[PDB]
RNA sequence: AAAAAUGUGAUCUUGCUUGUAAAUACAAUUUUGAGAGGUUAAUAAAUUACAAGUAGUGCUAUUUUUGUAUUUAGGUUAGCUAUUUAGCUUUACGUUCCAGGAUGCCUAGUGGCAGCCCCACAAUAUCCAGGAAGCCCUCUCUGCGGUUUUUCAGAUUAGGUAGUCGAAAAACCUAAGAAAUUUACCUCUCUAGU
Numbered sequence: 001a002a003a004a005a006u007g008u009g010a011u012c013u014u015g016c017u018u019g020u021a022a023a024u025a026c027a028a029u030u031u032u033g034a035g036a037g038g039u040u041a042a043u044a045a046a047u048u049a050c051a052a053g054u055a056g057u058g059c060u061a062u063u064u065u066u067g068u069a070u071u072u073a074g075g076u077u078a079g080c081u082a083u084u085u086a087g088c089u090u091u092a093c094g095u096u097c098c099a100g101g102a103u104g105c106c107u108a109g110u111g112g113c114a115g116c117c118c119c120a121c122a123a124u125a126u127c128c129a130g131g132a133a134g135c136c137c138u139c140u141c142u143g144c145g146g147u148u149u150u151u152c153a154g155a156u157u158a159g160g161u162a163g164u165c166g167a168a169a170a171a172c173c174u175a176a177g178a179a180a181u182u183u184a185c186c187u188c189u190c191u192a193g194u
Stems, first nucleotide, its partner, number of pairs: 021047001024044001073107003080087002095133004100128002103125001110120003146172001148170001150168002154165002
């Protein structure tokens, strides 16, 4: 194309929430304009075999020919030089390299080759001309320093509590500056050696 139907009580599998398990940066930007403190403090994201409950769905299956179909085969962006013959840009058109996704149509033919998608008839329309060396550097998200705690556990004190200091962690994460700031006012004294 056509899907009939014997079809686990006429068809069909698709909704959704969760556990482990496996993949996410050019140059950046903020940060820290700084070789590092704090490229912080965001992010996103992303998929699935099973364990209880849904929007949806209530969870099995023979066949026939399929396209006579080869377990269905090739292509392009065709760019132009001179009036046709003749030749040949891997796609720069910042310059050099790497590729083209397709519609439409040519073959599912034909003369050279057994044969084909090779050679050629032969005419094309053309959405962006994409990416890597080279330029365009592109926008949203204020975490702290909140405390606790804690512990400490100590230090220090006549001793106590708190603070400070020091631990132990601790940590967090900031235990919290990153380079680079001045035209100013007073204002004391003077041989013994003619």